Record summary:
Released in 2015, the model rests on X-ray diffraction data to a resolution of 1.8 angstroms. An RNA structure (pfl RNA) from Actinomyces odontolyticus, in which 64 nucleotides are resolved. Crystallisation conditions: PEG 8K, ammonium acetate, magnesium acetate, cacodylate. The entry also models magnesium and cacodylate ions. It holds a match to the Rfam family "ZMP/ZTP riboswitch aptamer (pfl RNA motif)". Rfam 15.1 lists 3,295 matches to the family in 2,545 species. The entry is indexed under RNA, Riboswitch, ZMP, AICAR. The depositors describe the entry as "Crystal structure of the ZMP riboswitch at 1.80 angstrom". Bound small molecules: AMINOIMIDAZOLE 4-CARBOXAMIDE RIBONUCLEOTIDE (AMZ).
RNA sequence: GGGUCGUGACUGGCGAACAGGUGGGAAACCACCGGGGAGCGACCCUUGCCGCCCGCCUGGGCAA
Ligand code: AMZ
Numbered sequence: 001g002g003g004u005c006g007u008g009a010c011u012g013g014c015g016a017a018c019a020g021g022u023g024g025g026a027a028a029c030c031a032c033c034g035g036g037g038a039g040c041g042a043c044c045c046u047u048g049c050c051g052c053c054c055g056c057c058u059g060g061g062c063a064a
Stems, first nucleotide, its partner, number of pairs: 001045007010036002020033005046064005
C1' cells in the first nucleotide's frame, strides 16, 4: 500500500446551494430517525525498518 471482518470519534448553523428530516432548544447545541465517516483493531497479501565494519549462516522483533 491492497483485501476481508469488525469498531468508530465526529456527524453543527445559515443560504433559491438543496443529505438531510422531525421535535426541542438559543446560538452554531440536545434527542430520535435518515445518510455519511477519517482513524483504530484482528487476519491475509505485498513491501519495508532493527542488532553486525564486512561475508555467510540461523533465529526473533516491529511498521505500512
Ligand atoms: O459540529 C460542528 N460545529 C461542525 C461540523 N461537524 N462544524 C463543521 N463541521 C463539519 C461540517 C463539514 O463536514 O459539517 O466540518 C466540515 C466543515 O467543512 P468546511 O466548511 O470545508 O470547513